[PDB]
Context: one part of a larger RNA
RNA sequence: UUUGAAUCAUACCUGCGAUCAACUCGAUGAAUAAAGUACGCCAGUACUUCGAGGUGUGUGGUAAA
RNA sequence: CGCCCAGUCAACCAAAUCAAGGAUACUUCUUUUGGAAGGCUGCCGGGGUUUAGUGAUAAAUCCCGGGAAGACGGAAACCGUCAACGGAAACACAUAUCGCAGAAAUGCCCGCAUUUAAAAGCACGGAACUUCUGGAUGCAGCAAUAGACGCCUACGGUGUAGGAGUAAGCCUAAGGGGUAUCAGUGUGGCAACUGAUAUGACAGAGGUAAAGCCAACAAUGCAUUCUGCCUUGAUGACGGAGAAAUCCGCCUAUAACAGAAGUCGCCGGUGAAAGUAGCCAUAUGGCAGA
RNA sequence: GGACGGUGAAAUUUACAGGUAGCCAAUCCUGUGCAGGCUUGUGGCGUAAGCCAAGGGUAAGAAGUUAGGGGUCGCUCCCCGAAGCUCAGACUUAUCUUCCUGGUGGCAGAAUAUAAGUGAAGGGCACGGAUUGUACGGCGAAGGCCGGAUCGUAGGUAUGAUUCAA
Numbered sequence: 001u002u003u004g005a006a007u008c009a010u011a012c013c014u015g016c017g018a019u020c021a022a023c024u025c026g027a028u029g030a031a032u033a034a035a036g037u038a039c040g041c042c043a044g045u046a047c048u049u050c051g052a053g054g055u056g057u058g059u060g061g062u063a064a065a
Numbered sequence: 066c067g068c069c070c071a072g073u074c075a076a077c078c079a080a081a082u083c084a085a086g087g088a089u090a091c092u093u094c095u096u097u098u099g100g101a102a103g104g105c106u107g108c109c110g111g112g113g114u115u116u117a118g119u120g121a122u123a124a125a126u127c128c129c130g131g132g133a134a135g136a137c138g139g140a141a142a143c144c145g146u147c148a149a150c151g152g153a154a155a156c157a158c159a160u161a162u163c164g165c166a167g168a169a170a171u172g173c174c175c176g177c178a179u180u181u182a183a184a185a186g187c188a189c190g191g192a193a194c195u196u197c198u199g200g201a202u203g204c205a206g207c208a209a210u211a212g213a214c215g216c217c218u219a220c221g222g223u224g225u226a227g228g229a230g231u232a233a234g235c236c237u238a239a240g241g242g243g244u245a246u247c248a249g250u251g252u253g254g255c256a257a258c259u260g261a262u263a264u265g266a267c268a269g270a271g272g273u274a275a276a277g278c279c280a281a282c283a284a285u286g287c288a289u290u291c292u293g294c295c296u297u298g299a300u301g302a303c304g305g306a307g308a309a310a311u312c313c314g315c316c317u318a319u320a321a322c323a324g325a326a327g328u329c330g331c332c333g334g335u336g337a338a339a340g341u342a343g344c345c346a347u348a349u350g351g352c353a354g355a
Numbered sequence: 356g357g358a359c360g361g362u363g364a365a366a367u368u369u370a371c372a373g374g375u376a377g378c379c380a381a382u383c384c385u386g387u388g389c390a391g392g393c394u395u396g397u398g399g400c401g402u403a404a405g406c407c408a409a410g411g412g413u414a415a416g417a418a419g420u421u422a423g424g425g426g427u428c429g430c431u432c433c434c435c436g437a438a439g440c441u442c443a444g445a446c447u448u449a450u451c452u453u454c455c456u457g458g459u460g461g462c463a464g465a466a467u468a469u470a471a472g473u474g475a476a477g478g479g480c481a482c483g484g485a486u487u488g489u490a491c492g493g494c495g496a497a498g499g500c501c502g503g504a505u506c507g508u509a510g511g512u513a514u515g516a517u518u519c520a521a
Stems, first nucleotide, its partner, number of pairs: 001521001003520007011512010023053005035048005054163001055161006068152002070107005077100005084093003108131010132150001135147005164489003171481005177474006186462002188335001189333003194327006200290006216228005234273004241267001243264001245262005292353004301316001303314004336368002343362003370387005389457004393396001397408004409453003414448003418441002423435004491502004
Other pairs, nucleotide, nucleotide, family: 010513cWW021028tWH022025cHH022051tHH024120cSS028033cSS029490tSS030490tHS031490tWH034049tWS053121tSS062155tWS063064cHS063154tWH067153cWW072134tSS076101tHS082095cWW083094cWW085283cSS087090tHS088209tWH089208tWH093284tWS106149tWS118120tHS118121tHS133149tHS134148tHS140195cWS141327cWS142194cWS142328cWH162164cHS167484tWS167486tHS168484tHS169483tHS170482cWW176475cWW183459tWS183465tWS184464tHS184469tSS185463cWW192330cWW200321tWS206284tHS208236cSS209272tWS210274cWW211233tWS212232tHS213231tWS215229cWW238269cWW239268cWW240265tHS242265tHS242266cWW244263cWH250257tWW251256tHS252254tHS264266cHS265267tHS291324cWH296348cWH297318tWH298320tHS299317tWH302315cWW307309tHS307310tHS318320cSS318348tWS338366tHS339365tHH340341cHS340363tWS341364tWH342363tHS369466tWW375380tWH388458cWH393394tHS394396cSS412449cWW413449cWW417444cWH420439cWS421438tWS422436tHS423437tHS427429tHS459465tWH460464tWH465468cSS475476cSS
């Protein structure tokens, strides 16, 4: 007084694509399913999306109504 | 539509204070202080942080907004300020796609149609309205008002007089007993017992002055009550005259209402017609307004 | 008929009056009045001041009309004539005018506006939504399409730290 090289962390936005059953998480993925119920059981049939949660409401308790 | 606690308003009570009354006990009132039964309130929404959770979320905390039992201000068709807003206390079951879209309904704005109005506005005025002051009228400002039966003395046959002291009744305050309620306790369950409230039906305390009655009379509180202008002036009042009946003068509409202040709202060509028409000729108020 | 007193309006009035627009006038017309102005206003004349004529308005006075006084024997008759009223018609003046514009409430200010009322029939915003639908929401008979949320992808960028050379 001005050129060259390398490495490690973190965020926004626009096209394109995929997916989409709760207020959440998970399962099944438009029924020949998942999970369950009934028909004493197994099959078969019928029926219901299903399991766990969270809020709201209702009815009780705490508490005499 | 529980309990406690807080906040708030308290009936009521006590002490002091002020004032007015009652024969008195006492009643009424002002201000302050203290206690207090009971009533009401302790509600709704949003955000941040922390923690827990996979998450929905929850808890804790902090902040904000609204309400708020209530309080205060100051006038106003109302506004502003201030105001606690908790706890024990944690649960079980049933139910709801709780999201997104969405109709009715409701509110505001806009457009349209229609109706009314010399619109909307400022100032002024009016009908009212409100508040305050003074007056008049009404109500409140209220203890009761008794002596039976008996006893003693004196006199007396069929009783009288006096005395001492009184029951009941009535008034005032209180609450001893009992009862009712509630709680504790106790029981096997009651009861009993203990305590706190109601009650005062039962018992007790004090009083029952004035021969008495009616009216009037207090501070204070509550209720009702006032359009403008101009007169007249009584059944009221005052004074005079009179033996009285009555007469005379004078005053008053405070003769029951007089006055002040005022922010909104409502109404209005408010100027002119025009101090004109009309109405009335002065309390039987007149005239205008509502 | 006059005089006086008290109380006391309304109709009407868009400068003041009268018409007209079917009714309906602040709005249209006419007259008057006031303010302002210019090309000095209606007909005629001339070199011109100026005058004549016409029209309209207002006031003193004619016509319609009256209170008071006087005359007379007297009057209900007659004349004079102070107070005092209306015109459609005259007449004289005073001496005003003929053209244009403008006057909205007490003030300011619009009147096709503006402010209330009503209506239903529309649009926007807000709120509400167990009437309703929904395998994310809307549309579509469907296939699909448009939004939403996650996920993946091509990327466009952005911040912090260190070292060797010229």
Molecule: ROOL RNA, nucleotides 3 to 580
Organism: Firmicutes bacterium CAG:227